[PDB]
Solved structure of RNA (Template RNA; Product RNA), 21 nucleotides shown. The entry is indexed under SARS-CoV-2, RNA-dependent RNA polymerase, Molnupiravir (NHC), VIRAL PROTEIN. Kabinger et al. published it in Nat.Struct.Mol.Biol. in 2021: "Mechanism of molnupiravir-induced SARS-CoV-2 mutagenesis". The sample was in a buffer at pH 7.5. Method: electron microscopy, resolution 3.3 angstroms. The entry became public in 2021. The PDB entry is titled "SARS-CoV-2 RdRp with Molnupiravir/ NHC in the template strand base-paired with A". Protein in the same entry: Replicase polyprotein 1ab, Non-structural protein 8 and Non-structural protein 7.
Context: bound to proteins that are not shown
RNA sequence: GG
RNA sequence: ACUGCGUAG
RNA sequence: CUACGCAGUA
Numbered sequence: 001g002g
Numbered sequence: 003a004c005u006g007c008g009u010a011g
Numbered sequence: 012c013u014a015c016g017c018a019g020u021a
Stems, first nucleotide, its partner, number of pairs: 003020006010013002
């Protein structure tokens, strides 16, 4: 790591 | 955010 | 109709  | 499949009710 | 995973689009 929407 | 939307659509469509997939295995479980 | 619910949970999960994937694919496509902007």